Context: bound to proteins that are not shown
Order: sequence, then structure tokens, then C1' cells
RNA sequence: GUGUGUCUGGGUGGUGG
DNA sequence: ATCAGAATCCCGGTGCCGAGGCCGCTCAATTGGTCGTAGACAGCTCTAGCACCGCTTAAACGCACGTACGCGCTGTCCCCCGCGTTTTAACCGCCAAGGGGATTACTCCCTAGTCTCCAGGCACGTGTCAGATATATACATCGATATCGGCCACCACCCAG
DNA sequence: GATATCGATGTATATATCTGACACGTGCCTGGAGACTAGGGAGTAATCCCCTTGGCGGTTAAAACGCGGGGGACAGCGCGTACGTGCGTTTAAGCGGTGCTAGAGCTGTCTACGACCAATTGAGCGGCCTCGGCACCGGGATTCTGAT
Repeated sequence: GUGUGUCUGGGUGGUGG
């Protein structure tokens, strides 16, 4: 006397340089 | 439809002046011969005459909806009809006459007819007019036919699956 | 939504092109110019005569004015209607040409014929003698029509 999967795809708005 | 009125259709009497008809004649109608001449029939050149065809379609024919007009009624006024009366002039009946209808003669100027040719003029070409095809071309507004529209970063919310 | 390309497809915009039709010359063809001979016909004018305009009278139907008057071209409206215009069908018209062939027009030949000439004779119209239906005036039968 162990150990990975981390809701993608669009849209809208606001913001920083 | 039905009776009275104006005009009209046919007939009778008369004036006559142009129609019905006799005779000559003379200028034309007929008959007869010539024969070169001009119309009728067979033949040369060749033009277009009767009928139809390939191909496209303009137009004739048949049919549908509806409007300008066909035909009829109504208002008007002006503009020519109906009729009485006057004049006035048309045809009648006939006279004067002069200017032409028509013919005929001289004529001399016009005109067929035939002989010959070559040039005035006379059927079908091919250079322009202008006009309908075959072609390419700006072009230009339009129509659609696409395409493009700073970089990086942060946050939130919402929706569908 | 906008700025800047692609094209695209009528819409002219010419630009050759070739084709029906007009405009000039050209080979040639057939008939007139010149010309002489020979036949006739109207220009011009005289002459008989006739005939159509001008004119006098007449005298009775027609031209023309006065008055009454009514009816119809024009204009507009209304019922109907028949082609005006257009769509579908079909069918030969037209352009250009051909098959078969007849004769347009002319040319040659042939054969009856009419100007010319002359003798014979007769028909139509002028001249003229004789007469009878047109035209006008008036009455009886016919036709159309106003007013009811």
C1' cells in the first nucleotide's frame, strides 16, 4: 500500500490603456 | 277611318304657223374595168400567259365587351309657304329690215406617194440613294453582389441547449 | 448603414454592308428629211333670200309685295346597337421561280378590193300648196290632302 473531471456556444451592456 | 277642298288629269273649241305633202333637179348613188395596194393567214423571235410550289406570316374571318353614335322626341325662331291683289310682261299677231345661211366660181397654196439612207431615238445595263440588316460598343443607371469596417484587456447579465 | 467594385442588360450610337430602285450611257433600227410629181380645197367675195331681232298693241296668267303663319335645321337628351378594338384561327399573299406552252408583234405571201374615170339616173330637200294638232281658255273626272 495514493493521484485531473474543472458548462460549453451565442448575444447585450459597462469599463481600462 | 272619313267628308270637303285645292290642285290636277283628260277632253272640247279655236288661232295658226309650223307640219303633210307635190314637183323638179342636181348633185350625188350605181354600175363596170385596173390593178397596185392593203387586209387575212402561215411562219420567226421570244415574252410573258395559266397554274402551282418552298416559307413566313399579314390579314380575313369568327367572336367578346362596350361606347360613339343611329334614330327618335323635345324646344325655338326665323324663315320661307299660302293666299289676296296689283302690275307686268310672255306669247300672241304681225311689220321693217339687214346681216348672215348657203352656193357657187378662181385660185394657188397645201398635201399624198414614192426612193433612199443613216441618224433621232429607242429596250435593257450598272454607278449612286437611301434604306433595311449584321455587328460591335459606350453606357449608365440599376441591380445585385459580393466585400470591408483598430488592438489588447476586465467585469456583469441573459438565453438555449 | 455606408463607401467603393462587378456586371448587366436594355438603350441608344454609330458603323459597315448589301440590296431594291433611280439615273446615265450604249448598240442598233427603222422611219423621217429631202424632193419631185400630181390632185384637191378653203380663202375671199358676190348674190338670192330668209329669218331672227327690234318694236307696237293686248290681255290675261304669272311676278311680286303684304300679311298670316307654322314647321323644321340645330342642339341636346335618351334607348339601343353594331361595329371599334382586340384575341384566336387559318390560309393563301407575297418573294422568287418553274412547267408547259400560246401567241404579241412582226414578216412574208397572197388575193379581194376601192380611188379614179365615165355614163346613167334618182332621192332629199328647196320652193311652195295645203292643213291639223300645240297652246290657250274653259269644263268634267282623278288624286292628294286638311280637319275631325